[PDB]
Released in 2017, the model rests on X-ray diffraction data to a resolution of 1.99 A. Shown are 41 nucleotides from a PDB entry: RNA (mature crRNA) with a sequence from a Lachnospiraceae bacterium. The source organism's lineage runs through Bacteria, Bacillati, Bacillota, Clostridia and Lachnospiraceae. It was solved together with LbaCas13a (C2c2). The PDB entry is titled "Crystal structure of LbaCas13a (C2c2) bound to mature crRNA (24-nt spacer)". Ions in the entry include iodide. Crystals were grown from: 0.2 M ammonium iodide, 20 - 25 % PEG 3,350.

Context: bound to proteins that are not shown
RNA sequence: AAGAUAGCCCAAGAAAGAGGGCAAUAACCAGAUAUAGCCUG
Numbered sequence: 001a002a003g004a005u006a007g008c009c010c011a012a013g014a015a016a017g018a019g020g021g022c023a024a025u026a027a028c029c030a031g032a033u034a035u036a037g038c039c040u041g
Stems, first nucleotide, its partner, number of pairs: 006025001007022004
């Protein structure tokens, strides 16, 4: 240095708030090239 399995935007909010969005953002899903290789759902 790291011990990951998100992140940002809008809303909300100090006796805290905590409600939404994103193909915007990566991932996810999907893709059949050649001879029993990727089933199930």